Solved structure of RNA (VS ribozyme RNA) with a sequence from Neurospora, 372 nucleotides shown.
Ions in the entry include magnesium and potassium.
The structure was determined by X-ray crystallography at 3.07 angstrom resolution and released in 2015.
RNA sequence: GGCGCUGUGUCGCAAUCUGCGAAGGGCGUCGUCGGCCCAAGCGGUAGUAAGCAGGGAACUCACCUCCAAUGAAACACAUUGUCGUAGCAGUUGACUACUGUUAUGUGAUUGGUAGAGGCUAAGUGACGGUAUUGGCGUAAGCCAAUACCGCAGCACAGCACAAGCCCGCUUGCGAGAUUACAGCGC
RNA sequence: GGCGCUGUGUCGCAAUCUGCGAAGGGCGUCGUCGGCCCAAGCGGUAGUAAGCAGGGAACUCACCUCCAAUGAAACACAUUGUCGUAGCAGUUGACUACUGUUAUGUGAUUGGUAGAGGCUAAGUGACGGUAUUGGCGUAAGCCAAUACCGCAGCACAGCACAAGCCCGCUUGCGAGAUUACAGCGC
Numbered sequence: 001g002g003c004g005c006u007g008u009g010u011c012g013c014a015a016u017c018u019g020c021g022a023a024g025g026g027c028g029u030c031g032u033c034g035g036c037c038c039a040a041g042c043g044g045u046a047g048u049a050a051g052c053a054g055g056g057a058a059c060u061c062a063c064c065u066c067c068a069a070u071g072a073a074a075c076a077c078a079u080u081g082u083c084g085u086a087g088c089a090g091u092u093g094a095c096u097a098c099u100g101u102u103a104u105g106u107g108a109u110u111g112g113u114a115g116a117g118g119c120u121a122a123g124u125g126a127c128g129g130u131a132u133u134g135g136c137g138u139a140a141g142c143c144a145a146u147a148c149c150g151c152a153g154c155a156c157a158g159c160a161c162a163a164g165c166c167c168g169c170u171u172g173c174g175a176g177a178u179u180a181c182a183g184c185g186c
Numbered sequence: 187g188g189c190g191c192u193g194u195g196u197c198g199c200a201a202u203c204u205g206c207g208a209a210g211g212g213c214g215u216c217g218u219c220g221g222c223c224c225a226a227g228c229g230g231u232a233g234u235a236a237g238c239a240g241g242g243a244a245c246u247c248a249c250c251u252c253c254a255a256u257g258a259a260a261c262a263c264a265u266u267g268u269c270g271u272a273g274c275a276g277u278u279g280a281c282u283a284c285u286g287u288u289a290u291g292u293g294a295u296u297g298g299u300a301g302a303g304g305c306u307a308a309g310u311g312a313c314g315g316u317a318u319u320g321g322c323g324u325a326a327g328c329c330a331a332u333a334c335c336g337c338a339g340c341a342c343a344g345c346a347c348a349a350g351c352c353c354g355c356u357u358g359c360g361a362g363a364u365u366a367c368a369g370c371g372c
Base pairs, nucleotide, nucleotide: 002186003185004184005183006182007181008180009178010177011176017044018043019042020041024038025037026036027035031281032280033279047173048172049171050170051169052168054167055166056165059117060116061115062113063112064111067081068080069079070078071077084104085103086102087101088100089099090098093219094218095217118159119158120157123156124155125154127150128149129148130147131146132145133144134143135142136141188372189371190370191369192368193367194366195364196363197362203230204229205228206227210224211223212222213221233359234358235357236356237355238354240353241352242351245303246302247301248299249298250297253267254266255265256264257263270290271289272288273287274286275285276284304345305344306343309342310341311340313336314335315334316333317332318331319330320329321328322327
Other pairs, nucleotide, nucleotide, family: 009179cWS014046cWS015045cWH015174cWW021040tHS021337tHS022240tWS023242cSS023352tHS028034tHS029031tHS030283cWS053121cWS054208tWS056209cSS057059tWS057164cWW060162tWS065110cWW066109cWS068107cSS072074cHS081108tWS082108tSS082109cWH092094tHS097216cWS106108tHS117163tWS126153cWW137139tHS137140tHS151207tHS166209tHS195365cWS200232cWS201231cWH201360cWW207226tHS214220tHS215217tHS239307cWS243245tWS243350cWW246348tWS251296cWW252295cWS254293cSS258260cHS267294tWS268294tSS268295cWH278280tHS292294tHS303349tWS312339cWW323325tHS323326tHS
């Protein structure tokens, strides 16, 4: 000089962020506890991915009135359109909403809606939990039926549908780097 | 005047202490969020009850040495006994341990132990979890076998045994009172 293993140090990660963890292991002590590191297993919050026949109306859409145009001699029918853009202040725990206020676009001005953004749906299966009942078992437990719960859990798919957004939930995800340092194998 | 139901107020409880809880309900706002109360379901820590073929040696017990007595003419064998009680200081994050120090009991003084407080045991069944494999199912899922995990989870019982203590774990437990206040039924 090469490959590998155990540290250690850096870069790194889904926060390797956090809860539970014998009179368990290590440090410490004559000794014991407190304390610090370690600890099979089980939790949680971020993150991220895939999902939910989960939700919402603050957003967007729609309609009516209103406004422009046109046909019709038209406020009342009909069809096509407009209802824009940008400040400064007041208010609020906070605002994209509300009060005030200015500049500016158009042919085109206002006020409303228990309208929509899914329906099938008090959908279906499965699964989990509690209870009771029956059966099995020495027992620990097992099987089954019924009821209730899983508000808003898992799965199942036709139809509808302008585009989204926001809130909830389900599941999965624990890896890496060595320019280094030491020790040990070959 | 009586009984009951829904609040409210007090007494009360296993902390009714704490985590999760749609754009869920109520208050608030033109409106929306933040905020406060409510919220099916699922968690945790106290408490309390029943448990664990859970653990520990700081505690207690045992042995050796040592000390008293006795038999034996005995340090060496044998058997029965003692090794007590209470201060003040030093140390420590803390002590029932350690250093120093005094008073006081006895016939009866010291220093040690990889001795014990369970064994059967790398027990057995069940259950839960992951993985793989086979089978069933449109699917969601179901059945089975194997492996591993539940460090220290659940259950199963003979033997041993002076008395305990300490640490861990498993499961269960959410009720009540009305002298009151208001509302509503009969």
The 2015 paper behind the entry is "Crystal structure of the Varkud satellite ribozyme". It comes from the structure "Crystal structure of the VS ribozyme - G638A mutant". Lineage of the source: Eukaryota > Ascomycota > sordariomyceta > Sordariales > Sordariaceae.